The RNA with a sequence from Thermotoga maritima MSB8 has 75 modelled nucleotides. Primary citation: Yamashita et al., Structure (2015), "Measurement of Acceptor-T Psi C Helix Length of tRNA for Terminal A76-Addition by A-Adding Enzyme". The entry is indexed under RNA Nucleotidyltransferase, CCA-adding enzyme, A-adding enzyme, TRANSFERASE-RNA complex. Released in 2015, the model rests on X-ray crystallography data to a resolution of 2.8 angstroms. The depositors describe the entry as "Crystal structure of tRNA nucleotidyltransferase complexed with a primer tRNA and an incoming ATP analog". Crystallisation conditions: MPD, magnesium acetate. The organism belongs to Thermotoga maritima, within Bacteria. The entry also contains Poly A polymerase, not shown here. An Rfam search finds the family "tRNA" in it. About the family: Transfer RNA (tRNA) molecules are approximately 80 nucleotides in length. Their secondary structure includes four short double-helical elements and three loops (D, anti-codon, and T loops). Further hydrogen bonds mediate the characteristic L-shaped molecular structure. tRNAs have two regions of fundamental functional importance: the anti-codon, which is responsible for specific mRNA codon recognition, and the 3' end, to which the tRNAs corresponding amino acid is attached (by aminoacyl-tRNA synthetases). tRNAs cope with the degeneracy of the genetic code in two manners: having more than one tRNA (with a specific anti-codon) for a particular amino acid; and 'wobble' base-pairing, i.e. permitting non-standard base-pairing at the 3rd anti-codon position. By type it is a transfer RNA.
RNA sequence: GGCCAGGUAGCUCAGUUGGUAGAGCACUGGACUGAAAAUCCAGGUGUCGGCGGUUCGAUUCCGCCCCUGGCCACC
Numbered sequence: 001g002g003c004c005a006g007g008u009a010g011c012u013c014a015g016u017u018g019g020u021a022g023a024g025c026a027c028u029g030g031a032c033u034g035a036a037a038a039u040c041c042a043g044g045u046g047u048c049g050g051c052g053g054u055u056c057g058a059u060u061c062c063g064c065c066c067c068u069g070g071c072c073a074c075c
Stems, first nucleotide, its partner, number of pairs: 001072004007066001010025004019056001027043001049065005
C1' cells in the first nucleotide's frame, strides 16, 4: 500500500426491508443505616469512530479519513 472483518454505555457484547435503540457489573439521588454494604423503586447507562454528500429523515446508502486485528503484496 490492497482487502476483509471488528468500532454500541466505564467494560465485555447482540441489532437490515432507513421511521423515534438493548443485556450482565460500575453512576448519581433518595427510601434504608450509628456508618457502610446489600436490596427496592427507579432512572444517566449512548451526537452507535470522525468529517462531507444523497434523502423529508442515515448506526444503515455512498465518498474521504482515524483507530485495532487478520490475510497479503512489500522488486